[PDB]
Context: one part of a larger RNA, bound to proteins that are not shown
RNA sequence: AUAGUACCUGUGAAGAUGCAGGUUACCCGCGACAGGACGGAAAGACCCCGUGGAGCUUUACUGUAGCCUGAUAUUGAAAUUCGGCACAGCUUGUACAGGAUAGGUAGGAGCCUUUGAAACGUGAGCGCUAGCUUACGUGGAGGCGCUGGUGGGAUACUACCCUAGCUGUGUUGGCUUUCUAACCCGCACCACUUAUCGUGGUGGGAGACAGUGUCAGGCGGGCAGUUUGACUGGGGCGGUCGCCUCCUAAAAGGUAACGGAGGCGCUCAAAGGUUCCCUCAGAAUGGUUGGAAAUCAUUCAUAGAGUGUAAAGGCAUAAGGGAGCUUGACUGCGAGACCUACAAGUCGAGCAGGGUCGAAAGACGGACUUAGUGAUCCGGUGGUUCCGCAUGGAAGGGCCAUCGCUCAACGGAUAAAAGCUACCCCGGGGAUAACAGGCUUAUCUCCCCCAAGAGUUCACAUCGACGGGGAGGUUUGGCACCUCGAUGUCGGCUCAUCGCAUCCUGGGGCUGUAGUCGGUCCCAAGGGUUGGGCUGUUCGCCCAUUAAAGCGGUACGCGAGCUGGGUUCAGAACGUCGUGAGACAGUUCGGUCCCUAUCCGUCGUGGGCGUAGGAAAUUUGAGAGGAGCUGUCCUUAGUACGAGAGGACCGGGAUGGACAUACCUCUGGUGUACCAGUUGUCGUGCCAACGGCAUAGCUGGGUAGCUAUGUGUGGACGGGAUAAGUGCUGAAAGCAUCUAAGCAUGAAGCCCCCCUCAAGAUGAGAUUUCCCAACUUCGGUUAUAAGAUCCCUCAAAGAUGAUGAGGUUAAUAGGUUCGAGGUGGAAGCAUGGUGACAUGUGGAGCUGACGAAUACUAAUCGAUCGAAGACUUAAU
Numbered sequence: 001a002u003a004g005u006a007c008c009u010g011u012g013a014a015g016a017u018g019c020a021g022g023u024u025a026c027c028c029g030c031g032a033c034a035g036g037a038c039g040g041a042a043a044g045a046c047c048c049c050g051u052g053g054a055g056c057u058u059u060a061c062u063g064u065a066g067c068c069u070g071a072u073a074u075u076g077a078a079a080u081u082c083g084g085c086a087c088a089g090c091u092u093g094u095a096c097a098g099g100a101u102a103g104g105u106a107g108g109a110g111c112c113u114u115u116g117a118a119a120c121g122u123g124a125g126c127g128c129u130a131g132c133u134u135a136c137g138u139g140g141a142g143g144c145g146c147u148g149g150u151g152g153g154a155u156a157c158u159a160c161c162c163u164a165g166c167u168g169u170g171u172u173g174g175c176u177u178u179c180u181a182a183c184c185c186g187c188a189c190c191a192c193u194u195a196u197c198g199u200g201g202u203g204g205g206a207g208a209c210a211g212u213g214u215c216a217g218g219c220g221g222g223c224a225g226u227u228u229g230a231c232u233g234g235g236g237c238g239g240u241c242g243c244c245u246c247c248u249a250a251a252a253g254g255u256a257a258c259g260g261a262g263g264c265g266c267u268c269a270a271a272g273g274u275u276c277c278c279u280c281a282g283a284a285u286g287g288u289u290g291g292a293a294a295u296c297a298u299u300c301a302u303a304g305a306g307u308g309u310a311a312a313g314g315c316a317u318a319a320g321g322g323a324g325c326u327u328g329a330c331u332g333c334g335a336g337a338c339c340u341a342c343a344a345g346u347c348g349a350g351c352a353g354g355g356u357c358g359a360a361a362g363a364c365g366g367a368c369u370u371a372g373u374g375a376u377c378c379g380g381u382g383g384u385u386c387c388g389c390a391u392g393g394a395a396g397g398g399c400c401a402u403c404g405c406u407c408a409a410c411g412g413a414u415a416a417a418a419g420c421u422a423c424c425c426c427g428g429g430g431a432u433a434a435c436a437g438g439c440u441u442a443u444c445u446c447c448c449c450c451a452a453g454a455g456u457u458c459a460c461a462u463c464g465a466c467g468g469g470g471a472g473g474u475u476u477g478g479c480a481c482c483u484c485g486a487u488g489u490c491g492g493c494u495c496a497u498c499g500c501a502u503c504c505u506g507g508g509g510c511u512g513u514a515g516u517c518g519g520u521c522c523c524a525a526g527g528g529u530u531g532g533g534c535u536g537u538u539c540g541c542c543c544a545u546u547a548a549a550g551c552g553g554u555a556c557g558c559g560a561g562c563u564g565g566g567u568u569c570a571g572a573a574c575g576u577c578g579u580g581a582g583a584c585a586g587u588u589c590g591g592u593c594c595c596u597a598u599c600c601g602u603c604g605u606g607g608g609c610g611u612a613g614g615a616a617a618u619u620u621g622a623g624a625g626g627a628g629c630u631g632u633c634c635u636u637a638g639u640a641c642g643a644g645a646g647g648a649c650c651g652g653g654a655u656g657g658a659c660a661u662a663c664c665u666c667u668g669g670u671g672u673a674c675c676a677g678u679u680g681u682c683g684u685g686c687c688a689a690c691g692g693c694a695u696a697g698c699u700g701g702g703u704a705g706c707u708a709u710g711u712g713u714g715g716a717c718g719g720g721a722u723a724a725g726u727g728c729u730g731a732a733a734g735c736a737u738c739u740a741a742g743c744a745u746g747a748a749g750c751c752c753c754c755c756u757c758a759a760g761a762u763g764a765g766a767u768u769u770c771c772c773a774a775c776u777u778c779g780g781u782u783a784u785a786a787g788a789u790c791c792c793u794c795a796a797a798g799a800u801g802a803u804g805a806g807g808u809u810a811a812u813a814g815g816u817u818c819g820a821g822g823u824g825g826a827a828g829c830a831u832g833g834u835g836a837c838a839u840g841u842g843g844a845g846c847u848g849a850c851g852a853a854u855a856c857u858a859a860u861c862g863a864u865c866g867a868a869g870a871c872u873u874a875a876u
Base pairs, nucleotide, nucleotide: 003017006023007022008021009020010019026608027607028606029605030604031603032602033601035600036599037598039595040594047429048428049427050426052425053424054421055420056419057418060226061225062224063223064222066219067218068217069216070215071214072213073212074211076179077178078177079176081174082173083172084171087168089166107157110144112142124133185204187203188202189201190200191199192198229241230240231239238258242264243263244262245261246260247259265410266308268366273325274324275323276322277321278320280304282300283299284298285297286296306315309372311370312369313368330353331352332351333350336347337346338345342411355364356363357362378404379403380402381401382400383399384398386397387396436483437481438479439478440477442476444472445471446470447469448468449467453463454462489566490565491563492562493561495557496554497553498552499551500550503528504527505526506523507522508521509520510519511518530544531543532542533541534540571589572588573587574586575584576583577582609760613771614770615769616768617767618766619765623757624756625755626754629657630656631655632654633653634652635651641646659714660713661712662711663710667708668707669706670705674701675700676699677698678697679694680693681692682691683690684689718752719751720750726744727743728742772869774782787865788864789863790862791807792806793805794804795803812858813857814856815854816853817852818851819850821847822846823845828841829840830839831838832837
Other pairs, nucleotide, nucleotide, family: 002018cWW011016tWH014437cSS014438cSS030799tWS034597tWS037560tWH046433cWW048432cWS051413tWH058060cWH058579cWS061221tWH065220tHS075208tWS075210cHH080175cWW084170tWH085169tWW092163cWS094095tHS095097cHS096150tWS096151cWS097102cWH098148cWS102103tHS102153tWH103155tWS105159tWS108145tSS108156tHS109145tSS113141tWS117140tWS117142tSS117143cSS121137cWW123134cWW145156cHS180208tWH181208tWH182207tHS183206cWW184205cWH193197cHH220222cHS227418cWH228419cWH231258cWH245311tSS248257tHS249256tHH250255tWW262310cSS263371tSS265373tWS265408tHS267271tWS267367cWW270327tWH270329tWH279318tWH287295cWW303305cHS305318tWW307314cWW314319tWS317319cWH324357tSS328354cWH328364cWS331365cWH332365cWH334349tHS335348tHS339344tWW351365tWH358361tHS373408cWH374412tSS375407tWW377415tWH388395cWW389393tWH414416cWH419581tSS421423cHS432484tHS433484tWH435487cWW441442cHS441443tHS441473tWS443473cWW443475cWW450466cWW451464tWS451465tHS452464tHS454459cHS455461tHS458512tWW459463tHS459464tWS472474cHS473475cHS480481cHS487555tWS488489cHS488559tWS488593tWW494558cWW500525tHS502504cHS503525tWH504547cSS513517tHS514645cWW515640cWS515646tSS523723cSS524748tWS527629tSS528548tSS529549tSS529550cWH535539tHS536566cSS545549tWH546548tHS558561cHS564593tWS570591tHS578580tHS605801tSS610764tWS614786tSS620759tWH621758tWS621761tHS622758tHS631716cWH638639cHS638647tWS639648tWH640647tHS642644tHS658715cWW664707tHS664708tWH666710cWS671704tHS702703cWS702848tWS703849cHH708709tSS708710tHS717753cWW721749cWW722747tWH724746tHS725745cWW729739tWH729741tWS730740tHS731737tWH732736tWH739741cWH759761cSS759765tHS760762cHS771785cSS773778tHS773868tHS775781cWW776779tHS776780cWS778780cHS783868tWH784867tWH786866tHS795797tHS797802tWS798801tHS806859tSS810855tHS810859tHS811856tWH812855tHH824844tHS825842tSS826844tHS827842tHH833835tHS
């Protein structure tokens, strides 16, 4: 999706109207219910995924509006001050030492030296009076030096100089003030002006600053763009990510897991090459030492020695241990093979070249072997025979060799990179979690074996250590098989149904059962199995009862039957955590529960047809359903038993609880067309009386009918067959034995007995009574009979339809009359009272459903439907 759409147990993508085997079931409707159709509704909002989005956060990455600070332009004048010219500069301070006692001192074993070098008259500075740097005329070869240095520098020549004061310079370049014409005043007055904008004049402020442009630097979740890994017995937290060696690995190779063990991210100039030589520990033996064993010495030792580094494979060719030389830890190739998706990785005889060791043959292209890294792009360094621009260079590319970081998430997103979403969104998934189903049963529950031991002795009356074996599938889990284009989460309410692993009641065995009782075990599932307080609470504790207050299953039964307390969605708060956005799940207040039933199913109730003639009535009962509980008191009997306390069985007898069923005589409820009282308001012209509306206006009563809390009834009986268990007789097996054959007893459990439905019991039953055609194979016929129906009046019935009472030869309903019961004293009249009111006439009047009587009214005249007892055989 089409549909003629059953149930059980199974099967199956592990929960079936459609599959298997059985069980049941005539066809078709109506009114109702909500168990299923994993019902409808919405391409799950929980969970995971996507190199998907969005919002928010920050000490994530990268930027940025903007802010701060500078340079420069717009940008000018004068002065103060110090750099380029500030010239070339100078010196004293104090000093054991230069030499005769100098200035921090830089470059400085050398220059000045007819471009005048130390002391006497005398000068720069000036004193602790010796005379250092420096000047020249009488006089004249030095005074010095970073070193020599009673020294710690250090004054030859030379920045040169702090301690110095110091002349102004073509002019240039900084600091600070003052000026003004640039410029700026959301500044004052005056005019355009009508006008505070704006323009212009005057005066005042500020001023080359500010503001603006360009450039640079710092800050910058204020704002933006983006990132924030994968494996994962769901995800997260945790752990890991490349390489080497064993085991797993199943005698070639290879081979997985969040399988079991360990190592590498080097080291060595000898620990490499070659030529020669050499050979274990450990063990005792036994001795100065003695660690008993260190060293020393004899002999066995079979690699258990040792081998740079893990493990494995190998090693006396020593591959282990020493010694002598030496750098093959070379250049350029390499037939061929291993491994392999690619990239890569591995081994190689041998050929040229030129070398080392060895007498020589010959051995050497790094270490006993296998780990000790990583592409590409980019950049850097050295050679080159290369190339390039018109040409030649330079700086560039290319080739060869080499180096640099880090990519360890180790085949590397380009060598830049974190978090929260409970405001969330999209695309997808049962490929993947939370509920339920399914497998399993570690755990959980239940039951057994052993028997030490406890039990005064006595394992087994009762209990049962250490150990062992099972069932169940109600727990917590493991797996991840159905369902993510939706399988409703917990409690509680309503309604149930099944099992027994028995709470009560029933029947029994044993007892460390005197009786009363109790404990344990066996049989047994019929029925029954309380109300409240605190709990969201499942669970648990408590109060009072009870004969008892059982354990479980049914999608932890049941939300298309109900709540919505819980949890969890938006809000908010406490505590804790977090820089924060926010989180916990730890608390707290609050917080929208949809659906007109198609099929199956269920509860009721009708129509059609059938059942060898048609009908009315009465029935049998194959089957099915219902029911099933229990207590207290009196007597037996204070008897049995018991020291006594206490105290029965067995039997007899009345009353109750709960439940179920029927009914309204009683008690009460209701009683919207019964009776009375009463308020407000409108009307009937007024009074009075009545009526309308005010929940039926309110109040007090109440008949029929419907009803419980009211009135009655029921179950605990009795037969059979049986369980556990007790037995009789009795062999197998001269005995014994409850058993094998046989005979008994034995329970609220099974069947019957009790109540109800029931021949659609397609097997369709039975009895009594009624009816029968004119033709006519009485088939078909118009007829028609018994009998029903249509229609109509109704209720002891009823959603409709059925059912029943009645249809004029009639009391079905109505009306009328009279009653019953209900209400409670009508109107009018009279009397009394001042008047409200009262009394009498008068148990008055009124009265729905109840009862009787009476044809006054209506149930009219009518029409339709409706059979014709087959065949076969055997008896008669």
Molecule: 23S ribosomal RNA, nucleotides 2045 to 2920
Organism: Staphylococcus aureus